[PDB]
Method: solution NMR. The entry became public in 2006. Solved structure of RNA (U65 box H/ACA snoRNA), 34 nucleotides shown. NMR data were recorded at pH 6 and 293 K. The depositors describe the entry as "Solution structure of the internal loop of human U65 H/ACA snoRNA 3' hairpin". The work is reported in "Structural study of the H/ACA snoRNP components Nop10p and the 3' hairpin of U65 snoRNA" (Khanna et al., Rna, 2006).
RNA sequence: GGCCUUAGGAAACAGUUCGCUGUGCCGAAAGGUC
Numbered sequence: 001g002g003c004c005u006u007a008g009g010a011a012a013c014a015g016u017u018c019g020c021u022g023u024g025c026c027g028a029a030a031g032g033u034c
Base pairs, nucleotide, nucleotide: 001034002033003032004031005030006029009026012023013022014021015020
C1' cells in the first nucleotide's frame, strides 16, 4: 500500500412492570493476512 475483524463493560441521570430499556457518556482505535 490491498484489505478483513471488531474490541463495550460501567459510573451517571430518566422512565418504569425492579428485571429491564435507553441516553448520553469514554467515543476513538487496536489485531492480523501478504